[PDB]
Context: bound to proteins that are not shown
RNA sequence: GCCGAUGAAUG
RNA sequence: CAUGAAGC
Numbered sequence: 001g002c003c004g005a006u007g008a009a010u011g
Numbered sequence: 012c013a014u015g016a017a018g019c
Base pairs, nucleotide, nucleotide: 001019002018010013011012
C1' cells in the first nucleotide's frame, strides 16, 4: 500500500 | 453454527 467488524485467518 | 482480527 490494498483489503477487512457491512467481519480477516480459521474450524 | 462457532470464532472474532487479520489476510494479501